[PDB]
RNA sequence: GGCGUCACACCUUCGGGUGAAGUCGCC
Ligand code: AM2
Repeated sequence: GGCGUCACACCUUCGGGUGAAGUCGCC
RNA backbone atom coordinates (compact mmCIF):
# COMPACT_ATOMS: atom_id res chain seq x y z
O5' G A 1 -0.92 2.83 2.37
C5' G A 1 -0.68 3.36 1.06
C4' G A 1 -0.68 2.26 0.00
C3' G A 1 -1.92 1.38 0.00
O3' G A 1 -2.85 1.95 -0.93
C1' G A 1 0.00 0.00 0.00
P G A 2 -4.43 1.81 -0.68
O5' G A 2 -4.71 0.25 -0.99
C5' G A 2 -4.51 -0.27 -2.31
C4' G A 2 -4.34 -1.79 -2.29
C3' G A 2 -5.53 -2.56 -1.75
O3' G A 2 -6.38 -2.86 -2.86
C1' G A 2 -3.52 -3.42 -0.80
P C A 3 -7.96 -3.11 -2.65
O5' C A 3 -8.00 -4.57 -1.98
C5' C A 3 -7.71 -5.74 -2.77
C4' C A 3 -7.74 -7.01 -1.92
C3' C A 3 -8.98 -7.16 -1.05
O3' C A 3 -9.91 -7.96 -1.79
C1' C A 3 -7.05 -7.49 0.29
P G A 4 -11.47 -7.98 -1.39
O5' G A 4 -11.46 -8.70 0.05
C5' G A 4 -12.30 -8.24 1.11
C4' G A 4 -12.07 -9.02 2.40
C3' G A 4 -12.91 -8.56 3.58
O3' G A 4 -14.06 -9.42 3.63
C1' G A 4 -10.64 -8.66 4.25
P U A 5 -15.35 -9.01 4.49
O5' U A 5 -14.82 -9.14 6.01
C5' U A 5 -15.39 -8.35 7.05
C4' U A 5 -14.58 -8.46 8.34
C3' U A 5 -14.97 -7.46 9.41
O3' U A 5 -15.93 -8.10 10.26
C1' U A 5 -12.63 -7.36 9.12
P C A 6 -17.19 -7.28 10.84
O5' C A 6 -16.56 -6.53 12.11
C5' C A 6 -16.07 -7.27 13.23
C4' C A 6 -15.09 -6.46 14.07
C3' C A 6 -15.66 -5.19 14.67
O3' C A 6 -16.18 -5.52 15.96
C1' C A 6 -13.55 -4.71 13.68
P A A 7 -17.38 -4.67 16.61
O5' A A 7 -16.77 -3.18 16.67
C5' A A 7 -15.76 -2.84 17.62
C4' A A 7 -14.97 -1.60 17.20
C3' A A 7 -15.70 -0.28 17.38
O3' A A 7 -15.34 0.23 18.67
C1' A A 7 -14.85 -0.37 15.18
P C A 8 -16.23 1.38 19.36
O5' C A 8 -15.69 2.73 18.66
C5' C A 8 -14.29 3.03 18.64
C4' C A 8 -14.03 4.51 18.40
C3' C A 8 -15.00 5.45 19.08
O3' C A 8 -14.48 5.72 20.39
C1' C A 8 -14.72 6.15 16.84
P A A 9 -15.48 6.06 21.61
O5' A A 9 -15.84 7.61 21.34
C5' A A 9 -14.84 8.62 21.51
C4' A A 9 -15.19 9.89 20.74
C3' A A 9 -16.31 10.72 21.33
O3' A A 9 -15.71 11.66 22.23
C1' A A 9 -16.62 10.52 18.98
P C A 10 -16.56 12.32 23.42
O5' C A 10 -17.58 13.29 22.64
C5' C A 10 -17.11 14.50 22.03
C4' C A 10 -18.24 15.25 21.34
C3' C A 10 -19.51 15.38 22.16
O3' C A 10 -19.44 16.64 22.84
C1' C A 10 -20.08 14.54 20.03
P C A 11 -20.24 16.86 24.23
O5' C A 11 -21.78 16.86 23.75
C5' C A 11 -22.33 17.99 23.08
C4' C A 11 -23.58 17.62 22.28
C3' C A 11 -24.76 17.16 23.10
O3' C A 11 -25.52 18.32 23.45
C1' C A 11 -24.50 15.74 21.21
P U A 12 -26.55 18.29 24.69
O5' U A 12 -27.41 16.95 24.40
C5' U A 12 -28.45 16.94 23.42
C4' U A 12 -29.09 15.56 23.29
C3' U A 12 -29.57 14.96 24.60
O3' U A 12 -30.94 15.33 24.75
C1' U A 12 -28.31 13.33 23.41
P U A 13 -31.50 15.90 26.14
O5' U A 13 -33.00 15.31 26.18
C5' U A 13 -33.53 14.70 27.37
C4' U A 13 -34.35 13.46 27.04
C3' U A 13 -33.54 12.17 26.92
O3' U A 13 -34.40 11.09 27.31
C1' U A 13 -34.59 12.61 24.85
P C A 14 -33.87 9.94 28.31
O5' C A 14 -32.54 9.41 27.57
C5' C A 14 -32.62 8.37 26.59
C4' C A 14 -31.23 7.93 26.12
C3' C A 14 -30.43 7.10 27.12
O3' C A 14 -29.52 6.29 26.37
C1' C A 14 -29.26 9.09 26.70
P G A 15 -30.00 4.90 25.72
O5' G A 15 -31.32 5.31 24.90
C5' G A 15 -32.62 4.96 25.39
C4' G A 15 -33.70 5.21 24.35
C3' G A 15 -33.27 5.03 22.91
O3' G A 15 -33.47 3.64 22.58
C1' G A 15 -34.61 6.99 23.10
P G A 16 -32.87 3.03 21.21
O5' G A 16 -33.11 4.23 20.16
C5' G A 16 -32.19 4.46 19.09
C4' G A 16 -32.30 5.89 18.58
C3' G A 16 -31.25 6.28 17.54
O3' G A 16 -31.85 6.09 16.25
C1' G A 16 -31.21 7.88 19.27
P G A 17 -30.92 5.87 14.94
O5' G A 17 -30.35 7.35 14.67
C5' G A 17 -31.15 8.34 14.01
C4' G A 17 -30.54 9.74 14.14
C3' G A 17 -29.28 9.96 13.32
O3' G A 17 -29.69 10.53 12.07
C1' G A 17 -28.92 10.74 15.54
P U A 18 -28.64 10.68 10.85
O5' U A 18 -27.66 11.85 11.37
C5' U A 18 -27.93 13.22 11.07
C4' U A 18 -26.85 14.15 11.63
C3' U A 18 -25.48 14.02 10.98
O3' U A 18 -25.42 14.97 9.92
C1' U A 18 -25.21 13.91 13.32
P G A 19 -24.38 14.77 8.70
O5' G A 19 -22.95 14.85 9.44
C5' G A 19 -22.49 16.09 9.99
C4' G A 19 -21.23 15.89 10.83
C3' G A 19 -20.08 15.20 10.12
O3' G A 19 -19.30 16.22 9.49
C1' G A 19 -20.33 14.29 12.31
P A A 20 -18.68 15.99 8.02
O5' A A 20 -17.60 14.82 8.27
C5' A A 20 -16.28 15.14 8.73
C4' A A 20 -15.76 14.10 9.73
C3' A A 20 -15.11 12.88 9.11
O3' A A 20 -13.71 13.18 8.98
C1' A A 20 -16.58 12.21 10.86
P A A 21 -12.72 12.15 8.23
O5' A A 21 -12.05 11.35 9.46
C5' A A 21 -11.30 12.05 10.46
C4' A A 21 -10.72 11.09 11.49
C3' A A 21 -10.27 9.75 10.95
O3' A A 21 -8.90 9.87 10.55
C1' A A 21 -11.59 9.37 12.86
P G A 22 -8.24 8.77 9.57
O5' G A 22 -8.10 7.49 10.54
C5' G A 22 -7.22 7.52 11.66
C4' G A 22 -7.58 6.47 12.70
C3' G A 22 -7.21 5.05 12.35
O3' G A 22 -5.86 4.85 12.77
C1' G A 22 -9.38 5.09 13.32
P U A 23 -4.95 3.70 12.09
O5' U A 23 -5.32 2.40 12.96
C5' U A 23 -5.27 2.45 14.39
C4' U A 23 -6.10 1.33 15.01
C3' U A 23 -5.65 -0.07 14.66
O3' U A 23 -4.69 -0.47 15.65
C1' U A 23 -7.99 0.07 14.39
P C A 24 -3.44 -1.40 15.25
O5' C A 24 -4.15 -2.82 14.98
C5' C A 24 -4.91 -3.47 16.00
C4' C A 24 -5.61 -4.72 15.48
C3' C A 24 -4.84 -5.50 14.44
O3' C A 24 -4.00 -6.43 15.12
C1' C A 24 -7.06 -5.24 13.69
P G A 25 -2.56 -6.82 14.52
O5' G A 25 -2.95 -7.80 13.30
C5' G A 25 -3.35 -9.14 13.55
C4' G A 25 -4.13 -9.74 12.39
C3' G A 25 -3.32 -10.02 11.14
O3' G A 25 -2.76 -11.33 11.28
C1' G A 25 -5.41 -9.05 10.54
P C A 26 -1.30 -11.68 10.69
O5' C A 26 -1.60 -11.86 9.11
C5' C A 26 -2.26 -13.03 8.63
C4' C A 26 -2.64 -12.89 7.16
C3' C A 26 -1.50 -12.49 6.24
O3' C A 26 -0.98 -13.70 5.67
C1' C A 26 -3.34 -11.04 5.85
P C A 27 0.61 -13.93 5.55
O5' C A 27 0.95 -13.28 4.12
C5' C A 27 0.45 -13.86 2.91
C4' C A 27 0.50 -12.88 1.75
C3' C A 27 1.83 -12.18 1.56
O3' C A 27 2.71 -12.98 0.76
C1' C A 27 0.07 -10.59 1.44
C1 AM2 B 1 -14.74 4.36 8.75
C2 AM2 B 1 -16.11 3.61 8.84
C3 AM2 B 1 -17.18 4.17 7.86
C4 AM2 B 1 -17.27 5.71 7.96
C5 AM2 B 1 -15.88 6.34 7.72
C6 AM2 B 1 -15.96 7.89 7.77
C7 AM2 B 1 -17.05 8.42 6.79
C8 AM2 B 1 -18.42 7.71 7.00
C9 AM2 B 1 -16.15 10.61 6.12
O1 AM2 B 1 -14.91 5.81 8.67
O2 AM2 B 1 -18.27 6.26 7.05
N1 AM2 B 1 -15.90 2.16 8.58
N2 AM2 B 1 -17.15 9.89 6.94
O3 AM2 B 1 -16.18 8.35 9.09
O4 AM2 B 1 -19.36 8.11 5.96
O5 AM2 B 1 -13.94 3.87 7.63
C10 AM2 B 1 -20.63 8.71 6.37
C11 AM2 B 1 -21.70 8.58 5.25
C12 AM2 B 1 -21.37 9.50 4.03
C13 AM2 B 1 -21.15 10.97 4.49
C14 AM2 B 1 -20.11 11.06 5.63
C15 AM2 B 1 -19.98 12.50 6.19
O6 AM2 B 1 -20.45 10.12 6.70
N3 AM2 B 1 -20.78 11.84 3.35
O7 AM2 B 1 -21.84 7.21 4.85
O8 AM2 B 1 -22.39 9.41 3.04
O9 AM2 B 1 -18.61 12.85 6.38
C16 AM2 B 1 -12.60 3.38 7.91
C17 AM2 B 1 -12.32 2.02 7.22
C18 AM2 B 1 -10.92 1.46 7.61
C19 AM2 B 1 -9.78 2.49 7.35
C20 AM2 B 1 -10.09 3.91 7.91
C21 AM2 B 1 -11.51 4.42 7.52
N4 AM2 B 1 -8.49 1.99 7.87
N5 AM2 B 1 -11.75 5.74 8.14
O10 AM2 B 1 -13.34 1.08 7.53
O11 AM2 B 1 -10.66 0.24 6.93